[PDB]
Context: one part of a larger RNA, bound to proteins that are not shown
Molecule: Eukaryotic large subunit ribosomal RNA, nucleotides 1477 to 3247
Organism: Schizosaccharomyces pombe
RNA sequence: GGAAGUAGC
RNA sequence: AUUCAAAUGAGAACUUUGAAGACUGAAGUGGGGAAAGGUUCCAUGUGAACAGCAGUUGGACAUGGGUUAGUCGAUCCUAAGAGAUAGGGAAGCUCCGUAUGAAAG
RNA sequence: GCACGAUUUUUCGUGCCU
RNA sequence: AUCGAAAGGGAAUCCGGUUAAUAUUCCGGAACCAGAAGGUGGAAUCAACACGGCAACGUAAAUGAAGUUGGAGACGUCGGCGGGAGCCCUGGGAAGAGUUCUCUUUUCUUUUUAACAAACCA
RNA sequence: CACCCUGAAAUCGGUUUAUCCGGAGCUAGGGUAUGGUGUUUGGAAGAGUUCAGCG
RNA sequence: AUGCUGAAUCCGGUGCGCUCUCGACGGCCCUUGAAAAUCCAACGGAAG
RNA sequence: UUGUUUUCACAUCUGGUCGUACUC
RNA sequence: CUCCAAGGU
RNA sequence: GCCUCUAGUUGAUAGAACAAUGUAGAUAAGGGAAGUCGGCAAAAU
RNA sequence: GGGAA
RNA sequence: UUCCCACUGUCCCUAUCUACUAUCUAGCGAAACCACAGCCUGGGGAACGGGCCAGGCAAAAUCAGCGG
RNA sequence: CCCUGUUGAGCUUGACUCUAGUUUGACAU
RNA sequence: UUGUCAGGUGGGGAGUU
RNA sequence: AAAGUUACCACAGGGAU
RNA sequence: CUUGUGGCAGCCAAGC
RNA sequence: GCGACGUUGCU
RNA sequence: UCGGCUCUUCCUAUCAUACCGAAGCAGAAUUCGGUAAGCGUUGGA
RNA sequence: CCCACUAAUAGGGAACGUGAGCUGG
RNA sequence: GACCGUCGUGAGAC
RNA sequence: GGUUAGU
RNA sequence: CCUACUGAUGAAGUGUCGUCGCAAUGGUAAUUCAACUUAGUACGAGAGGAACCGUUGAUUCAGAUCAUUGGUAUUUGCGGCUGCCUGACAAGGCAAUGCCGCGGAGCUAUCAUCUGCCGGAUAACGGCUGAACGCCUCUAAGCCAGAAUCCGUGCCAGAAAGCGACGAU
Numbered sequence: 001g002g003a004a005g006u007a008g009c
Numbered sequence: 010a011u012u013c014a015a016a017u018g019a020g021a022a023c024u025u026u027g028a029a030g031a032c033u034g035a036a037g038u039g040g041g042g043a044a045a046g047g048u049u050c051c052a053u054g055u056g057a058a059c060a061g062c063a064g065u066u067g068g069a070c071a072u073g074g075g076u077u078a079g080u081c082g083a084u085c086c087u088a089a090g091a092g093a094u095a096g097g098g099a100a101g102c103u104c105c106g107u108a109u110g111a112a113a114g
Numbered sequence: 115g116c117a118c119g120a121u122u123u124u125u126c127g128u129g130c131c132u
Numbered sequence: 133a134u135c136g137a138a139a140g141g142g143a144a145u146c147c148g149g150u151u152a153a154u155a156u157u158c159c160g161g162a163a164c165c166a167g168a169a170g171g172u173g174g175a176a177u178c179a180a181c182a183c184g185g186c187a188a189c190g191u192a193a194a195u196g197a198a199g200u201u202g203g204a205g206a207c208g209u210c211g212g213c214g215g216g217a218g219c220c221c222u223g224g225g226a227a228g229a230g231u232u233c234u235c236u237u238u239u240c241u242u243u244u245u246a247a248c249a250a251a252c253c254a
Numbered sequence: 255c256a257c258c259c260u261g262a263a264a265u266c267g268g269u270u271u272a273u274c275c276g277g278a279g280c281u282a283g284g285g286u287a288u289g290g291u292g293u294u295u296g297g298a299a300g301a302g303u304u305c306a307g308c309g
Numbered sequence: 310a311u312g313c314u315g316a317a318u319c320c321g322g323u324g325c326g327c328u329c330u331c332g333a334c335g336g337c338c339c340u341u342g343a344a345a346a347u348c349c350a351a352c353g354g355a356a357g
Numbered sequence: 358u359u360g361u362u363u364u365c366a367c368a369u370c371u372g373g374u375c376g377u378a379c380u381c
Numbered sequence: 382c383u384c385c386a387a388g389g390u
Numbered sequence: 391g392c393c394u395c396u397a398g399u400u401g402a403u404a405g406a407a408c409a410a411u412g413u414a415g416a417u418a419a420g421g422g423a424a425g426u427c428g429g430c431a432a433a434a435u
Numbered sequence: 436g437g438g439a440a
Numbered sequence: 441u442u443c444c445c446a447c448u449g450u451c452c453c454u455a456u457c458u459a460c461u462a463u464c465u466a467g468c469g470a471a472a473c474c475a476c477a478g479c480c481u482g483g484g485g486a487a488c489g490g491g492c493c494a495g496g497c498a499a500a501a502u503c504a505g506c507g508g
Numbered sequence: 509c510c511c512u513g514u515u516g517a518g519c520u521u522g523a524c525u526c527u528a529g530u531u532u533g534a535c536a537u
Numbered sequence: 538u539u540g541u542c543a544g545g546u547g548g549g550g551a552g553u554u
Numbered sequence: 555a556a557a558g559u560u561a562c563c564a565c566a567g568g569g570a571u
Numbered sequence: 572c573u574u575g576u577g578g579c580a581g582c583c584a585a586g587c
Numbered sequence: 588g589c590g591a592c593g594u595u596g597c598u
Numbered sequence: 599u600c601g602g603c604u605c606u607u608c609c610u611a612u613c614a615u616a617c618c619g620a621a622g623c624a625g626a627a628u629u630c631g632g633u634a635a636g637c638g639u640u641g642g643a
Numbered sequence: 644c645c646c647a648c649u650a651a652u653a654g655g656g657a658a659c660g661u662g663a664g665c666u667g668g
Numbered sequence: 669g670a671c672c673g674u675c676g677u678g679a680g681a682c
Numbered sequence: 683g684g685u686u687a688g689u
Numbered sequence: 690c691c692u693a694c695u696g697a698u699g700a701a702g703u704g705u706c707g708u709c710g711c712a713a714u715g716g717u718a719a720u721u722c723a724a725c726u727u728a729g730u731a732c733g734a735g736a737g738g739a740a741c742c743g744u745u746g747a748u749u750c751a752g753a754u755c756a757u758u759g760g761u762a763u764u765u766g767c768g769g770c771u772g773c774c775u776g777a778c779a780a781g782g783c784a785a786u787g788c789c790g791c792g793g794a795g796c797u798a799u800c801a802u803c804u805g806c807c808g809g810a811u812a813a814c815g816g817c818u819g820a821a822c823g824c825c826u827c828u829a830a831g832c833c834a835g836a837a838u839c840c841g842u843g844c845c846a847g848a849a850a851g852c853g854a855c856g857a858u
Base pairs, nucleotide, nucleotide: 001474002473008468009467011029012028013027014026015025016024030400031399032398033397039385040384041383042382045380046379050074051073052072053071054070055069079164080163081376082375083374085141086140090135091134096105097104098103114131115130116129117128118127119126145162146161147160148159149158165372166371167370169369171367172366173365174363175362176361177360181357182191183190184189195356199352200351201350202349203348204347208337209336210335211334213332214331215330216329217328218327219326220324221322222321223320224319225243226242227241228240229239230238234777235776244301248296249295250294251293252292256286257285258284259283260282266276267275268274302318303317304316305315306314307313308312338342387394388393389392390391403466404465405464406463412460413459414458415457416456417455418454420452421451424450429447436445437444438443439442440441476490479496480495481494482493483492501698502697503696504695505694507692508691509569510568511567512566513565515564516563517560518559519558520557521556523553524552525551526550527549529546530545531544532543533542534541535540536539579596580595581594582593586589587588600667601666602665603664605660606657607656608655609654610653613638615636616633617632618631619630620629621628640647641646642645669686670685671684672683673682674681675680704858705857706856707855708854709853710852711851714846715845716844717843719749721747722746723745724744725743732737750805751804752803753802754801758798759797760796761795766791767790768789769788770787771784772783773782774781775780807841808840809839810838815833816832817831
Other pairs, nucleotide, nucleotide, family: 003472tHS004471tHH005006cHS005469tWS006470tWH007469tHS009061tSS010030tWS017021tWH018020tHS018065cWS021065tWS022403tWS023062tWW034394tHS034396tHS035387tHS035395tWH037396tWW043381tHS048075tWS048076tWW049378cWH051152cSS056066tHS056067tWH058067cWW059066cWW062403tWS074153tSS075076cWH078377tWH079144tSS080144tSS082138cSS084142tHS086345cSS087137tWH087344cSS089136tHS092107tWS092133tHS093107tWH095106tHS099101tHS109111cHH121124cWS140343cWS141345tWS141346tWS143165cSS145156tSS146246cSS150155tWH151153tHS162247tWS168369cWW170368cWH174193tWS178358tWW185187tHS185188tHS187258cSS188285tSS192365cSS196353tWS196354tSS196355tHS197354tHS198353tHS205346tHS206345tHH207344tHH212271cWS212333cWW212334cWW220323cWW232235tHS245298tWS245299tWH246298tHH247297tHS253291cWW254288tWH255287cWW261279tWS262279tSS263264cSS263276tWS263277tWS263279tHS267274tWW267280tSS269273cWW270272tHS272334tWS289291tWS299300cSS299301tHS303318cWS309311cWS339342cWS390392cWW407462cWW410462tWS411461cWW418449tWH419449cWH419453cWW422448tHS422450tHS423429tHS423430cWH423431cWW423448tWH425450tSS429432tWS429448cWW433447cSS449453cWS475491cWW484488tWS490491cHS499850cHS500699tHS506693cWW517562cWS519559cWW522548cWS523548cWH524553cWW528547tHS537538tWW547549cHS560562cHS577598cWW578597cWW584585cSS584591tHS585590tWS603661cWH604661cWW610635tHS612614cHS612634tWS613635tWH614650cSS615837cWH616836cSS624732cSS624736tWW625731cWS625737tSS632813cSS633812cSS634837tWS635637cHS638650tWS638651tSS639653cWH648652tWW649651tHS650721tHS676679tSS687688cWS700849tHH712847tSS712848tHS713847tHS718750tWS720748cWW726742cWW727741tHS729738tWS730738tWW731738tHS733735tHS733736tHS755797tHS755798tWH762792tWS764792tWS798800cSS806843cWS811836tWH813835tHS814834cWW818828tWH818830tWS819829tHS820826tWH821825tWH822824cHS828830cWH
C1' cells in the first nucleotide's frame, strides 16, 4: 500500500 | 444533564460572567499533610507538537516571578540491630569478632 | 580521667575513680 | 567508635493584618526559652553557712568539695463515673434580609477574645 | 486527692453507678500539700465581625 | 485615597448528645508492662 | 573592721546551619 | 499511608 | 437508607433519529410446570 | 413459597 | 429427594411499553490479513479446484441483514 | 499377520547287563 | 531274632555298545 | 548325564501390514 | 458395492 | 462327468 | 465415544388422503395388490 | 414397553446428516 | 495417553 | 515416577 | 476479503420526462375431518346398514385486517393515595416514570375477524374400432373413460441491457 475513512472513540 | 442572554475572539457544543436546571451530601467530587514527583505554584503571551473531538485550551510551549523561623520540623538522644577498632582466620577477593586475656582515660 | 602541692637534690611526687 | 526513629524521648510563640503566588516564618502588637557576664537593691554570717509550725510543711533569699544515692524522663490494656473546653440543641436581646388581604411578638442569618502574666477558688 | 493533729470506734459506721476502707486507728473536728479547674482582670478593643451612613 | 463617623457585638438554659483532654476508681493482666540524652534533689562535711 | 556567700528581685546582650512553593 | 467530618428523618 | 446547609463541579468528543438486533426493567386474558434431563430465573411467602 | 414425609 | 397446597410468560403463544445499545452525521481514527483471485453444474484416474475441459450463463456503483 | 529371543512355561526321551540298597513272599524256629 | 531262596525296584554304584 | 519336542503355549525384539 | 427366497446330502434331471 | 427347474431327507 | 432434539430440503422402497384391481367382496368394516411423494404424518410419560 | 388423541402418527438420505444449528451417556 | 526409568519371578504399580 | 504434546 | 441468500437503492441505449399498459421468465397453495339430506332406503333371516348429487361446519396451513373483545401504558391523558418544599391558610410544584385505578390512539391476539379459484393431459385401470394372424385381441396404426398426479389458469414478482400506446417539449 489494499483492508479503510472501516473497527472504533 | 444540560438550557438562555452577554462578553471576549478571525472563529464559541466545550472559554468567561449572570439566570435556570441538576450532581457529589461531612463516609464528600470538601479541606490538609506523609511518601513520591521536581517548578508541576503564580502572572503574561502563543495555539507548533497534546487533545481517541475541539478550544480563545492542557500539568503544553515561551517569558518572568514565587518558598523569609531563637520558639514548626530536622539538627540532639537512644531502640531492635548493624558496624570499625583489639584479636584471629583465609591462597585470596575478604571472613569471624564488638569490653574480646587491648597498657582501651 | 580528676584532685592535691610555699618547687620536688629547679630531671613530678602523692592520692582517688576507672 | 560510629550508624540506626522528619511517627518513640526533647528548652521556648501567640493574635490580627498582608501576596498574583509564601506565613505559627513576612508586617503590626504582645510574649517566651536558653546561655553569658558585670552592676543595682535585698538577704545570711567574729553564735560558720535563715527562721517559723506539735505536725504534715511554709517563705524573696538562706554556701556545700570528694564520695554515695534518689526522682523526673519512663511506660500494658479494658470498663464505668466525675470535671472542663469546643461543637450540636434552644429560650429571650439586638441587627439586617425575608414572607404577610388576613393569620403569623413570626421565617432565615450573625452575635469573637489568643499565647502569655497576675491575684484568689477543690 | 494524699498526708498531718486531736481522737479511740462494732448497737458497726462512712460510701461508689460499680462495697471499699477502718486499732497497720473509722466516722467527726481542725489543718498541709497537690489546683484538674473556675472567679476577677491584664493582653483588649485600639483588633475582628455585622449593620447604618458620610467622603 | 481608600478614608472618616456612628452604634451593637448581650443575658441565659441546658443533654446517657458528639469531639478532645484531665482527675478519681474498678477489673483483666502476667505479657507485672523500652532505652538513653537531659534536668532536679538528697546523704555527705572539704574550704572559709 | 576587711569581707564572704545569695538557686532573691531588676536592668543589659545573643540565638547560626537546613526544610518550607505546588501536587496526593 | 493519614488528619479534620454539619443538620433532619 | 434518603434529604439539605458549608464547599466543590456541570467535565467524560458531540448532534440527529428512535425500524430490525442485543442487553436491562416491567405488565399481560384463559390455563398453571403441560416447558426442559429439571420449578433454572421470576411472582408467591 | 408453605405443609408433610 | 418425593408428595400435597399456593404461585407465576417456564410453556401453550406470544403481545405491548421504556431506557440504553444498534444506526447515520461532524471531528478523530486503527490492526489483523493480503500469490493472484472469487457464479453455478458435470468431468478431470492419484487432491481435483479456485484457475483446466464441457455446459448453464454473464451489465456499472452501492446499502443493510444472514450464511459458506 | 509372520519370524527371533544367556525368554519362560508345557510334553517326550542314551541306553543295555550285573548289583548295592530297599521291599514282598516262602523256608530254616 | 538270626540265616536261606525267589520276585520287584533300581542315570544310586560297577561293567558293555 | 542330560537331550529333543511345543499350534497347550505365554513375555520381549524384528519383519509383514 | 448394496435390496426378496438357508445350507448339506440324495432321487430324478432339458441338456452340455 | 457336471447337470437347471422339480423331489426326498430333519433342521 | 454413541444417541437423540430442532431444522432444512430431497428419495419412494406409500401410514393416511385420491383413484383402480382381486378375494365368499351381501351391506358395513377389512385384507392383499397396482398408479401415486400433491399433501400431511401429534400431545404426554 | 406403554398411554390416548388422530385421517395417519410410513421408511430413509445429506458415509464421520446437520457438534463450527445443538446438547446428553 | 505415548516414550524412558525404577521396584518388580510366576504378578503388578511409582 | 522424569520427559512428553497438541495450530 | 470474496460470494451466495434476503430485501433496499441505483447511473444508463431507447431524443427528454411522465402517465397508462404489454408479459419473456421465475415462484405458487391449499389440506383433512365429521355433520345434514340421500336412510334406517340399496343390501341383509336377522343383527345391522351404504354411496353419488346437493348442503353446513370444523382442523392444519396460507394471505390479510383492527368493527367488536382482551392485552399493552411515556397520552406520563385524568383522578385518587404516600412523602417532600415554600412561616400559615390555600395555592401550587414536585419525587431515578414514588404508588394505585381507569385510559384513548397505535400495535396486537386461531385471546379478535375476513378470504383461500378453474381448464385440459395422463398413470394405474376400464373400454371402442382394429389388423398383425381370413378367427380373436384395449394396440400395432387409431380413439374414449379415467388419480389428491402432470401442464396450464388464477395469485406473487416483472427482464433493473424486453416492449407498446399516449401526453407535452